[PDB]
Context: bound to proteins that are not shown
RNA sequence: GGAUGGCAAGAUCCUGGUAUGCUGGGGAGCCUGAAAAGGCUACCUAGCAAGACCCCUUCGUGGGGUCGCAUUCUUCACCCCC
RNA sequence: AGGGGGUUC
DNA sequence: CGCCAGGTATATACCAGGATCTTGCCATCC
DNA sequence: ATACCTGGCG
Numbered sequence: 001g002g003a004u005g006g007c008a009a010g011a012u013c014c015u016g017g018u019a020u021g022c023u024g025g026g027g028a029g030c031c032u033g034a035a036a037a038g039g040c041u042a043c044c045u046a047g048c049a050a051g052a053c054c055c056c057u058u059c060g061u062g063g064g065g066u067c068g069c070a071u072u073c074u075u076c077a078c079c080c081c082c
Numbered sequence: 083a084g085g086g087g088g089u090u091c
Numbered sequence: 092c093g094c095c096a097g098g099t100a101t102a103t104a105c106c107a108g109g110a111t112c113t114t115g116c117c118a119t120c121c
Numbered sequence: 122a123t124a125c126c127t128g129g130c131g
Base pairs, nucleotide, nucleotide: 001121002120003119004118005117006116007115008114009113011111012110013109014108015107016106017105018104019103020102021048022047023046024045025044026043028041029040032037051067052066053065054064055063077089078088079087080086081085082084092131093130094129095128096127097126098125099124100123101122
Other pairs, nucleotide, nucleotide, family: 010112cWH027028cHS027042cWS030039cWW031038cWW033035tHS049068tWS050068tHS057060cWH059060cHS
């Protein structure tokens, strides 16, 4: 400096999930208040980009599925790719 | 025939 | 107000295990 | 890091 077998570690995403968090709706405990109406610490519940579309229709005035924070010159115009 | 690219100063 | 200059709030943190990649190491044969 | 806040100084 070549060939071949094996090991390990790292990197980038992709898929499915767990707790939190926030807003809305609740109420176990509690502290300020003669009040009255508001803060506390937990817990329960719905949602989590605005939205754009499909499909099957037994037509339920109701239901199943995809996309939505990447590709850094949007849109409009030309030249290219398999 | 649906995706991916380039546009020179 | 015109123009600066400091200060501060933003959602966040785990999981196991695929797909696509790279390095570094070991060994045995020319 | 970016877009908010307050605030000084004229």

Background
An RNA with a sequence from Acidothermus cellulolyticus 11B, together with DNA: 131 nucleotides with solved positions. Released in 2020, the model rests on X-ray diffraction data to a resolution of 2.91 angstrom. It comes from the structure "Crystal structure of AceCas9 bound with guide RNA and DNA with 5'-NNNCC-3' PAM". Crystals were grown from: 0.04 M Citric acid, 0.06 M Bis-tris propane and 15-20% polyethylene glycol 3350. Keywords: DNA endonuclease, CRISPR-Cas9, HNH, RuvC, RNA BINDING PROTEIN, RNA BINDING PROTEIN-DNA-RNA complex.